Description
An RNA: 16 nucleotides with solved positions. The structure was determined by solution-state NMR and released in 2000.
């Protein structure tokens, strides 16, 4: 650089 | 809104 999960 | 993990 780009994609993507989780918590509040 | 804010914090945070993962893959390439």
């Nucleotide at each position: 650089g780009a994609g993507u999960g989780c918590u509040c």